[PDB]
Context: bound to proteins that are not shown
DNA sequence: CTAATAGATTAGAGCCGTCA
C1' cells in the first nucleotide's frame, strides 16, 4: 500500500521442575 | 549456559469478505 474485521500458521522469552556440570 | 515437561504473554506475516 483506500479501509476495517475475522481467521490461520511461526518465532520468542518468563517461571516451575526434570535431566545436563 | 545447556536438552526436555507445562502453563501464560508476546510479536510477525499472509489470506479472506464487504451485495443479497
Nucleotide at each position: 500500500u483506500g479501509a476495517c474485521g475475522g481467521c490461520u500458521c511461526u518465532a520468542a522469552u518468563c517461571u516451575a521442575u526434570u535431566a545436563g556440570u
Background: Primary citation: Shen et al., Nature (2023), "Oligomerization-mediated activation of a short prokaryotic Argonaute". Shown are 41 nucleotides from a PDB entry: RNA (guide RNA), together with DNA. The sample was in a buffer at pH 8. Protein in the same entry: TIR-APAZ and short pAgo. Released in 2023, the model rests on electron microscopy data to a resolution of 2.7 angstroms. Entry title: Structure of tetramerized MapSPARTA upon guide RNA-mediated target DNA binding.